An RNA with a sequence from Homo sapiens, together with DNA: 102 nucleotides with solved positions. Entry title: PolII-TCR-STK19 structure. Ions in the entry include zinc and magnesium. Keywords: Complex, DNA repair, TRANSCRIPTION. The 2024 paper behind the entry is "STK19 facilitates the clearance of lesion-stalled RNAPII during transcription-coupled DNA repair". Released in 2024, the model rests on electron microscopy data to a resolution of 3.3 angstrom.
Context: bound to proteins that are not shown
DNA sequence: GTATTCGCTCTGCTCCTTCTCCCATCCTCTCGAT
DNA sequence: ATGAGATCAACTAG
DNA sequence: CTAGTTGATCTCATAT
DNA sequence: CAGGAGAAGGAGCAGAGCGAATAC
C1' cells in the first nucleotide's frame, strides 16, 4: 500500500 | 305554410401510411483499432 | 506547444 | 500608510 | 432479399339532418 483501459469482430462451451 | 330542396355541416367509416418496439441465460478465449 | 503580457491577490518589505 | 516583488490566472498569437 | 405487429394520424368518401330557402 492496492496494482491490470475502452469499443468492435470471430471462434467456442453448457 | 309546408313541401322540398340543398348546401352546409358533422359526424364517422374505412383505408392507407408512418412510426416505433421487440427478439433465452450464463460462461471462456483471441485479435485489431483507438 | 510556448510565451509575451496584463490583472489581481498576497505578500514584502519601506 | 505605502511602494516593490512573487505567483496564479487568463488571452492572444505565431504556419501550413 | 426471406420482419412483423400493433398504435397513431390523417385522407377521402358517404350519408343524415337541419338552417334557410324557393316554390306550389
Nucleotide at each position: 500500500c492496492a496494482a491490470a483501459a475502452u469499443c468492435g469482430a470471430g471462434a467456442g462451451g453448457a